The RNA (SSU_rRNA_chain_S1) from Leishmania major strain Friedlin has 1662 modelled nucleotides. Entry title: CRYO-EM STRUCTURE OF LEISHMANIA MAJOR 80S RIBOSOME : WILD TYPE. Method: cryo-EM, resolution 2.89 angstrom. The entry became public in 2023. Keywords: CRYO-EM LEISHMANIA MAJOR 80S RIBOSOME WILD TYPE, RIBOSOME. Taxonomically the source falls in Leishmania major (Eukaryota, Trypanosomatidae, Leishmaniinae, Leishmania major species complex). It holds a match to the Rfam family "Eukaryotic small subunit ribosomal RNA". A reference for the family is Yusupov et al. (2001), "Crystal structure of the ribosome at 5.5 A resolution", Science. Its family is annotated with structural constituent of ribosome and ribosome in the Gene Ontology.
Context: bound to proteins that are not shown
RNA sequence: GAUCUGGUUGAUUCUGCCAGUAGUCAUAUGCUUGUUUCAAGGACUUAGCCAUGCAUGCCUCAGAAUCACUGCA
RNA sequence: GCAGGAAUCUGCGCAUGGCUCAUUA
RNA sequence: AUCAGACGUAAUCUGCCGCAAAAAUCUUGCG
RNA sequence: GCAAAAUUGGAUAACUUGGCGAAACGCCAAGCUAAUACAUGAACCAACCGGGUG
RNA sequence: UCUCC
RNA sequence: GAGACGCCCAGCGAAUGAAUGACA
RNA sequence: AAACCAAUGCC
RNA sequence: GCAGUAACACCCAGCAGUGUUGACUCAAUUCAUUCCGUGCGAAAGCCGGCU
RNA sequence: UCCGGCGUCUUUUGACGAACAACUGCCCUAUCAGCUGGUGAUGGCCGUGUAGUGGACUGCCAUGGCGUUGACGGGAGCGGGGGAUUAGGGUUCGAUUCCGGAGAGGGAGCCUGAGAAAUAGCUACCACUUCUACGGAGGGCAGCAGGCGCGCAAAUUGCCCAAUGUCAAAACAAAACGAUGAGGCAGCGAAAAGAAAUAGAGUU
RNA sequence: AUUUCAAUGGGGGAUAUUUAAACCCAUCC
RNA sequence: CGAG
RNA sequence: ACAAUUGGAGGACAAGUCUGGUGCCAGCACCCGCGGUAAUUCCAGCUCCAAAAGCGUAUAUUAAUGCUGUUGCUGUUAAAGGGUUCGUAGUUGAACUGUGGGC
RNA sequence: UGCAGCCCGUGAA
RNA sequence: AGAA
RNA sequence: AAACACGGGAG
RNA sequence: GGGU
RNA sequence: GCAUGUCAUGCAUGC
RNA sequence: CGUCCGUGAUUUUUUACUGUGACUAAAGAAGCGUGACUAAAGCAGUCA
RNA sequence: UGACUUGAAUUAGAAAGCAUGGGAUAACAAAGGAGC
RNA sequence: UUUUUAAAGG
RNA sequence: UUGGAGAUUAUGGAGCUGUGCGACAAAUG
RNA sequence: GGAAUGAAGGAGGGUAGUUCGGGGGAGAACGUACUGGGGCGUCAGAGGUGAAAUUCUUAGACCGCACCAAGACGAACUACAGCGAAGGCAUUCUUCAAGGAUACCUUCCUCAAUCAAGAACCAAAGUGUGGAGAUCGAAGAUGAUUAGAAACCAUUGUAGUCCACACUGCAAACGAUGACACCCAUGAAUUGGGGAU
RNA sequence: AUCUU
RNA sequence: CACGUUUUCUGUUUU
RNA sequence: ACGCGAAAGCUUUGAGGUUACAGUCUCAGGGGGGAGUACGUUCGCAAGAGUGAAACUUAAAGAAAUUGACGGAAUGGCACCACAAGACGUGGAGCGUGCGGUUUAAUUUGAC
RNA sequence: CAACACGGGGAACUUUACCAGAUCCGGACAGG
RNA sequence: GAUUGACAGAUUGAGUGUUCUUUCUCGAUUCCCUGAAUGGUGGUGCAUGGCCGCUUAUGGUCGGUGGAGUGAUUUGUUUGGUUGAUUCCGUCAACGGACGAGAUCCAAGCUGCCCAGUAGAAUUCAGAAUU
RNA sequence: AUUCG
RNA sequence: GAAUUCUUCUCUGCGGGAUUCCUUUGUA
RNA sequence: GCACAAGGUGAAAUUUUGGGCAACAGCAGGUCUGUGAUGCUCCUCAAUGUUCUGGGCGACACGCGCACUACAAUGUCAGUGAGAACAAGAA
RNA sequence: CUACUUGAUCAAAAGAGUGGGGAAACCCCGGAAUCACAUAGACCCACUUGGGACCGAGGAUUGCAAUUAUUGGUCGCGCAACGAGGAAUGUCUCGUAGGCGCAGCUCAUCAAACUGUGCCGAUUACGUCCCUGCCAUUUGUACACACCGCCCGUCGUUGUUUCCGAUGAUGGUGCAAUACAGGUGAUCGGAC
RNA sequence: GAAAGUUCACCGAUAUUUCUUCAAUAGAGGAAGCAA
RNA sequence: GUCGUAACAAGGUAGCUGUAGG
RNA sequence: ACCUGCAGCUGG
Repeated sequence: GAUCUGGUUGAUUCUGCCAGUAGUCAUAUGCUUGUUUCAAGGACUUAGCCAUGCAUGCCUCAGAAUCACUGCA
Repeated sequence: GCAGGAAUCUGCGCAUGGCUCAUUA
Repeated sequence: AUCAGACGUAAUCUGCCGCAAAAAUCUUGCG
Repeated sequence: GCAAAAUUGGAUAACUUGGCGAAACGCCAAGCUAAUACAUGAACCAACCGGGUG
Repeated sequence: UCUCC
Repeated sequence: GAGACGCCCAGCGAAUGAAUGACA
Repeated sequence: AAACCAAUGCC
Repeated sequence: GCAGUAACACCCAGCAGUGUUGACUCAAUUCAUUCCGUGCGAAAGCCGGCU
Repeated sequence: UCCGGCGUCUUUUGACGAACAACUGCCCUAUCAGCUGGUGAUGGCCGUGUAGUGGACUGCCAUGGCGUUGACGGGAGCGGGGGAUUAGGGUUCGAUUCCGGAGAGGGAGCCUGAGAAAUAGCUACCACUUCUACGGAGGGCAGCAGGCGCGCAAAUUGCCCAAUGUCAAAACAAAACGAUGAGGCAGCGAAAAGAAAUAGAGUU
Repeated sequence: AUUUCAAUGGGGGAUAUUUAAACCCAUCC
Repeated sequence: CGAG
Repeated sequence: ACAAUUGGAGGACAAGUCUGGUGCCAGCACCCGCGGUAAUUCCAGCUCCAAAAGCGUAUAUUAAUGCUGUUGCUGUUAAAGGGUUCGUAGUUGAACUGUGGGC
Repeated sequence: UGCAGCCCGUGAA
Repeated sequence: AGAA
Repeated sequence: AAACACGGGAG
Repeated sequence: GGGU
Repeated sequence: GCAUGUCAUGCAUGC
Repeated sequence: CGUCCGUGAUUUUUUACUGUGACUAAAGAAGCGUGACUAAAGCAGUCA
Repeated sequence: UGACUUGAAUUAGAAAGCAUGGGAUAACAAAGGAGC
Repeated sequence: UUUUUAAAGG
Repeated sequence: UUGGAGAUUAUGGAGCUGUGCGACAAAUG
Repeated sequence: GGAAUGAAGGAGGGUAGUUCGGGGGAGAACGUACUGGGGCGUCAGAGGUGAAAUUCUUAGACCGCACCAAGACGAACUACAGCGAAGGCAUUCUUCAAGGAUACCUUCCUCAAUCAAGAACCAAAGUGUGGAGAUCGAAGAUGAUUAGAAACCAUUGUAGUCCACACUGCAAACGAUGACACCCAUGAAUUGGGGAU
Repeated sequence: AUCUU
Repeated sequence: CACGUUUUCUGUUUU
Repeated sequence: ACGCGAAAGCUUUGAGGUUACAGUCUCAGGGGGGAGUACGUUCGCAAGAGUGAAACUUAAAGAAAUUGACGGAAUGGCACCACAAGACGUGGAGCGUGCGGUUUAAUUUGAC
Repeated sequence: CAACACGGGGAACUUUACCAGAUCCGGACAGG
Repeated sequence: GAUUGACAGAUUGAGUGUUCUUUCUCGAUUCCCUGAAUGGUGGUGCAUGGCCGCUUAUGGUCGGUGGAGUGAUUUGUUUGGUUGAUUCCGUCAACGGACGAGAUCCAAGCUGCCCAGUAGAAUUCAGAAUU
Repeated sequence: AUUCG
Repeated sequence: GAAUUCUUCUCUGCGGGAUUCCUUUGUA
Repeated sequence: GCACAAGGUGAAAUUUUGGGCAACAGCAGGUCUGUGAUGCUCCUCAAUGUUCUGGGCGACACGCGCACUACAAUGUCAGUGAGAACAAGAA
Repeated sequence: CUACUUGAUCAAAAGAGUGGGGAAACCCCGGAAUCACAUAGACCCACUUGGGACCGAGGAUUGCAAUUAUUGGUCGCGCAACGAGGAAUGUCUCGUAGGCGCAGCUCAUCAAACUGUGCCGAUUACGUCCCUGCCAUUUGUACACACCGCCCGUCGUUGUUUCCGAUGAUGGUGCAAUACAGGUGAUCGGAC
Repeated sequence: GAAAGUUCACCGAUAUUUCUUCAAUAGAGGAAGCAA
Repeated sequence: GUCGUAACAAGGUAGCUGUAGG
Repeated sequence: ACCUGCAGCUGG
C1' cells in the first nucleotide's frame, strides 16, 4: 500500500476452479488469564406459559373537619 | 379558642414514559 | 404501503400555556 | 306602594345503627349534617347607535 | 297623538 | 315636508335569507 | 364635450 | 344666478367614504325571522396588608 | 377602610398537538399476462354522514380506470439517521439508545374524556388457567426482578429518589421529608475498546 | 562464573477522601 | 508492614 | 516462588537433516500430501518459531475477485452466436442557418 | 498582448 | 423625433 | 417590454 | 401626490 | 410670520 | 425628464446540462482549540 | 471578593422540490411548404 | 405595405 | 363633461364600410 | 401564380442494354443405362467369394442382335467456377412472375440500423390420405465367417425410396466465427457490367 | 493489337 | 462476334 | 506485411486498429457431473419439440504445442541367435546327468 | 530368449550350508 | 593351594576323565556373576561396493558459440548416392570439437638376418646282408 | 647295384 | 664305428609383404 | 566425386582369415555361498559359533531340458599295413 | 610326480616286483582313431555273429573307511526296448557342417561334461523382406508403469437419492351460506 | 325525571358446512441416478 | 465378483451428428 | 458395450 501464493503435465504455455491469507460493537465453543478505565447483555429458537412482590398519584397563606383524633389554652 | 389533622366529597393527571417487531410494498 | 426530503388544509378539531374582550337576562326586604 | 352593599335552596358521602355473604378492587336499609359538587338568581347607578309604528 | 309647512 | 311625544324590537355565539366586502 | 324636465345645495 | 363644494335636516359643523391574501361564498358591518328549542354567574368563591 | 394575591363561566387567536392529502425515491419472482367491473370498479347529479374533503355511503345516470416503463398473484422483510469493508466505481448489514409506524393471548364492540376504538378501562365469544363451604367469584409480565420450557446461545426475586425528568391542590424550612422498577448505582458479566506488572545496575 | 546494591508494585492497613449510604478510584504508610 |  | 499461555517446526508460511516407540496399523492432514521395520509430517523428550493476558476451532459476511465486468470480462478450437429471414414496443441515428470590423 | 470606443452587414438619420 |  | 388609465399609489 |  | 378657515381640540392646511 | 405601486389591451418556448444563492434534527463521520499524568474519552477550563 | 467581554469555530451528507445567469452538445412540440 | 387629409352613411 | 342625484336629447369621439386624394416602400420587371 | 438550404461514396422508386446466372413455377419433346417381356441364333453352364456356399439353367439359362413397357436419373465437360436469405440448385425448347450488379446532369428528401412479443420458410429420417413401384434397401430369411456372430462378406427381401395434398420443425442446420458502418501493405488470379485506345 | 464474316 | 493493353464498380479465391 | 493471439493460427473478405481499455444494436456463458433429467405448462395424430431446476457428489474436467513409447501406418535398409536352396540332428527306444513333482528325520540351497 | 552338463556343483569322510546325538569356548577386556 | 590334567570301575555309539567313585598331579596360566566383545553359507541383492549378464551387435553418443521459439525444446546430427559402419562424397543457419566405428594388440598362412653337441642333412672311409 | 648300424 | 663339412626342412627377437596396386565394363 | 563387378599380379585380392578390447544411458537382472568388501539385523555357553560319530544331498515302474549308444551289409567279427597336433610331469 | 626296459612266464587278463632315465636331451624315430588291404578269412537280410540294458558267481586295485556297488579285468544272462521315429523344433556358408580320436581341468580313485589340439572331409546359396526381430525417416495417438497402455458396457453385493402408485391422513391463510353472543340508534313501556 | 322489559335497523365475535391457496405426510408395487 | 472389447494406431468394419428399426 | 439403412461434417 491500486500487492498475491500452493494444486491438472514426463516437462511447457493457458482457461478454470478449489485451498491458503486479513477484518467483523458477528455469534458460539475449548484451553488460558497479575492491574486498572470504559461498555453490550433471553433479538434470532417459542408475539411460548407464567407462582410472588413492586411499577401513578397530587394540599398551599390561599376548595369542603364537631374523628366520639393528638398537643396546649 | 390555637395548632397539627386520619378519613371522605371536589379539581387535575393516569391517551405520557417503559417493552417488543407479529403485521406491512 | 409505511418511511426520507419537500409540502397543503382557503377541507378541519384543539384541555393545560401567552396576550386579549365583556353594557342581554326586574333580584331582594317590608307593607 | 316604599326602600337597596342581594343575609338564596334541596340533597349526598365520611360518621352512627342494624346488617347480607365462604369469599369477592362484593353488597342493602334507616338517621345526621358541608361546597369552588348541584340548582336558582341580581332592578337603578349605566352611555353611543339603528329598524318599525299612534 | 300633537304642533309649524 | 320638518319637529316633539307614546309603543314594540335592538348583547356575545348559532341556523337561514337579502345587501357591503370598491374604481382603475 | 353640452342642452331639457321634476325635486334638491350654494351664490 | 352655478362660481366654493367629503357626507349628513339641530346638540357629534371629519365619532371609519379605506380588513386581509397570490387568490376567497373568508374577517367584519346593516336588515328580517327562529333564536335561547346545544350555550353565556359579578364561582351568591378563597386568602392576606393597612384602617 | 381601600389595597392587593388567587380561583372560575362565555367569546376570539397565538403556541403545543391531532386527523386527512400526496411531489420524487423505495426487494425477488413470467414454471404468475391479463386485473377491476353499478356485487363500487372509473366518473357525473341531488343528498346523508363526519370535526372536516371525498364512492366514505343511499337513489339515479354514463362505460370507464390499470397493464411488458411489469399490472394482478405468490415469497422474504418494520422504515430511516446510520455500521463493516473498500484507490476510484461498489458490496453488504440495520430486532437494538434518536425520529416515525404498529401491538399488548386471538377477534370484535363501546363508555368517559380536549384527546383512546385505551387494555396495571368496560362487554361478549374462543383457547389456556386460579380459589370455593359447589351457591359463586377471578387472571392476562412483548413494565422491573425472578421461574419453566426452547434451543449452540444471553445477569440480582439488590440499594435509592442524591442527579436528569414527568404529574400536581405543590418552592425550602418550621409538630411538618409527595409518588416514580422512568432514571440513577452496585452485583454477575476475556462481547467489544484504551493503559499497562511478571524487574534494574554492577562484581570474580 | 557468583555475589553486592538500590527500587518497590501486587497484597495488608489509615486522622482520612469519595458516595444518598456504599463502592471504586486518587493520597499516605 | 512488605522479593529477587 | 507473587513461577504465561495458546498454536506450530516438509511446501504455501517463521522455525530440527535431534532422539525413542509404531510399522498403509494407530493416526496426521483447511490443499498438496506423510505412515507398507532407517517417518524432515503420527505418539513422546529436548531445542527452536509466531502472537502474547491472550490463543485455537465452527458457522455466516467484507476484501482478496476485471471469478457479475457502467468504469471493466469471455463466446474459431477451453463454458458460451440463435438454421435463415420479416417485424412491434425499446435502444441508436448524416450535413447546414455562426471567421464581427476599425483606432 | 494592449487602452478606449462602433446605428454592433448593408441601407436610412 | 421619426428609422432599423 | 411597450402603451392607456388608478389619489383608497410615494412615512 | 418621491425626485430632477 | 403671510395667507386659509373659524358654531372647530381646523391646536388643523400651504408657503 | 425618469422612477414606486395596483388594474385592462398588445405577440412574445419549455425540458435537459452547467455556475451561483436560499432552505436543509441531534447522535455518528471528517477537524479548530485544550498536557483529563498519556490514550480510548469529554467540552471544558485558564490566569489572579 | 474577580477577570479571559471566557470557549463550545467550521465542513460533507443520495435523489426530489425553490430563485436566477450561460447557450455549445442534446431532447420535446409544430409544419411537409400554393392555406400561401 | 405603411401613411395623409377630405368627404357619405349606419 | 354640463353643481349632485333620476329620466329625455343632440353633438363629438373612437372604431366599421362604399368613395376620392397626397406621399413611401416591396424577396423577385 | 418565380423565391425555394443542399442532394449524404445513407434508404426507396424510374429508364436501358429487350444485359447476367445449375435462382423459382408450368407445359411439350429428348438420352443412354439398371430391370422385365416376348422374337430371332447357340448349347453346358452361368453367378458369387480370400476360398466357397448362399442362387439359376436341357424345353434350356449365361451370351449376341433389333424391338416393346414402366419408373428413376441427366455422365464425361464439372472447377480454391455461377445462382439463392438459409435449407438448396446442372438435357433442350416454349412460357409466367421475380432478383442482383452496371450506366445516368431522371424523381424524392431522412423515409434509416438492430431487436423482446408475434410471423414465414427450413436436408434427411418419420406420420396421415390417394397414386407409382424400375434401382437400392431399415425389419426379416438363407449362406459364409467366428470359441460365439446376434455383425462386418454373398443371395434375396417388406416398410421406405419417387408424386400430390396435409403434418413434423431437427442436423458436424459449420466458416464450430450475429447484423450494420470506417481505416488498412504486397503480389496472383477469376466472374458480371461500363469507359479509352 | 489480332482473327472470322 | 471473339480476342489484346491500361483504368473502373460489384462479387469471388490465393500469397 | 505491420499488428494480434496461450498456441495452432487470423490478416483489405481480420480472430488487426483494446490496460494508450467507449461507433450502434442484439443473443448466450460463469469449475466438472446429476442433466437438457424431474415437476408444471405450450404445441403435435403419434414419434417428439420448446421452456427448464434442486437434493446429492467431486479436485479437477478441459485447450494448444513439446520429448519419448507404441501402431494388425507408409518408405528405405539389415541379419543363418530370420526366412529361401539344402545339410546334420532333437521330439519316438535304452541309459548318463540337471530341474520339477512326490516321498523323507533330512532329502541344504540360487536361478523359472 | 537372458533358469535346467549352470554356481567352474564329476558331494563315499572333509567339502555341508540339512537331519539324530555328544563335546570345546574359539565370552578378549574391565568391575566384584 | 584358584585351577588344569590322569590310572582302574561304572555311564556311553566311543580301550571318549563327557560325568560319577576313588585317589594322584600341575601351579595363578583360568575359574563364577555382570557389562562388553568375538563368531556365524544366519537374514534382506528392493539399504550398498565390486564384478558379471542383458538391452545391443547393432552404429550410436555428445558439448561451445551462433540462428528460431514466451517456453518445454529444436538446428548442427537432412536430402540424395556409397559403405558392415553417423564410412565417405556433393547440398545446406551454420561452424567448430569429443567418444564410439576405424586405427591399436594376439594367432595362422609367404619371406630376410641370426642360430644349434637340446634340430637336422649330405659326402667319404672301416663294417654287415640279398643275389 | 640296393639295403642296415 | 670314425670322420669331415653345411643350413633345404625344424627353432625365433626384430624386420619385409597387400595398397583397390594394374586393365576393362556399367557408368552416371 | 565417393565407389562397384569381372580379370591380372601374387603365398595371400577385399575389414586377407580367426579372435581380444569396446561409447552414452538403463534393468529394483544375479551374487551378502568367493574374499580379512560392508550398512542394518538376528542367535550367542548342553550357541544359528566350533569339533567328533552316523545318515542325507544318490530316495521313486511321474513330467521336462541337454548329452551318449543304437536300430546294421556305405555292416559286425578276426587279422595285417601306413600314420598327427596341442599339452603335462616329483625336479 | 611322469615314464622305459626286463621279470612275472614251463602258461588267462587285471596285477605285483627289479634296475635305471627326465624337461626341443627322458618318455619319443610321441607306433591315436576315422582309413587302407589282390586278407582269393567268417557271417547273408533275421530282432540274426545287429544292440548291449538288466542281473549272477570268482578275483585284483585306490583309500583311515567301498554295506546305496569307487573303478578295472574273466565266464555267464541277452526272450530288455529298439527295424529310422506324430504335432513341433536347434545350429550352420570352406579346411566350414558332419564324422574320428588325443591332451588339460576337476583328481588318492571315477569324464557319457567343459576348455584346447590335430585327422578324413562334402551338399546348397552367394538372394530376399514372405515368417521372426533390429535400424533411420515420415506419419497418428485419448499411451508416459508409455499399448502387458488406455477403455465402454452387462448381471451380482453394500450404502444412498429422486420420481410414479389403488388407497390414507394433517396444518396455516382466504371466500360465502346458515345459526347467532354482545353493543349502538330508533320505537313502545313506566316499577321507583 | 326515570329502572327492568317488547319491536326493528346496523356493526358484528363464535360455531357448522362448502369452496380457493401455501407448506408438510403415509403407501403393496414399479422406474431412474450416485459412491464403494 | 462375473460376463464381452464399443473408443483411443487405418484401435483391426475410420470416427462423429440427426433420425427410424433390432 | 452396440449393429443396420438414409442425409450431413472433417474435429481424416